Primary citation: Flodell et al., Nucleic Acids Res. (2006), "Solution structure of the apical stem-loop of the human hepatitis B virus encapsidation signal". An RNA structure with a sequence from Hepatitis b virus, in which 27 nucleotides are resolved. It comes from the structure "Solution structure of the apical stem-loop of the human hepatitis B virus encapsidation signal".
RNA sequence: GGCCUCCAAGCUGUGCCUUGGGUGGCC
Numbered sequence: 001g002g003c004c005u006c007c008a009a010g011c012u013g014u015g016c017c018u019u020g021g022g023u024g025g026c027c
Stems, first nucleotide, its partner, number of pairs: 001027004006021005011015001
């Protein structure tokens, strides 16, 4: 630096958005 996981609101992109919340695991 990235991934997976869970929860979240707003903006409407109608969401995969979005940007954040949990700290737990993975590379």

The source organism's lineage runs through Viruses, Riboviria, Pararnavirae, Artverviricota and Orthohepadnavirus hominoidei.